Source information: Solved structure of RNA (E-site tRNA) from Saccharomyces cerevisiae, 20 nucleotides shown. The reconstruction used 47,124 particles. Entry title: Structure of the yeast mitochondrial large ribosomal subunit. It was solved by electron microscopy to 3.2 A. The entry is indexed under mitochondrial ribosome, large subunit, protein-RNA complex, RIBOSOME.

RNA sequence: GCCCGG
RNA sequence: GAGUCCGGGCACCA
Numbered sequence: 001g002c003c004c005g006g
Numbered sequence: 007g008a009g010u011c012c013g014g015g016c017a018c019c020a
Stems, first nucleotide, its partner, number of pairs: 001016006
């Protein structure tokens, strides 16, 4: 960098 | 929908 949960 | 603020992973690891 990509994917979640708050 | 967006934005901020926090905690998980997933690669990178020459």